Source information
The RNA has 24 modelled nucleotides. Crystals were grown from: MOPS, MPD, spermine, lithium nitrate. The entry also models silver ions. Entry title: RNA duplex containing U-Ag-U base pairs.
RNA sequence: GGGUCCGGUCCC
RNA sequence: GGGUCCGGUCCC
Numbered sequence: 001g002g003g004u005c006c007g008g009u010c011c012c
Numbered sequence: 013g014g015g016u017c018c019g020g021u022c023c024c
Stems, first nucleotide, its partner, number of pairs: 001024003005020004010015003
Other pairs, nucleotide, nucleotide, family: none
C1' cells in the first nucleotide's frame, strides 16, 4: 500500500 | 441491500 474481520458513519 | 470513508484488528 492492498485485502479481510468486527464496529462507527455518511451517500444511493 | 449496494457504495463509501474511518477506528481497532487479522492477513498479503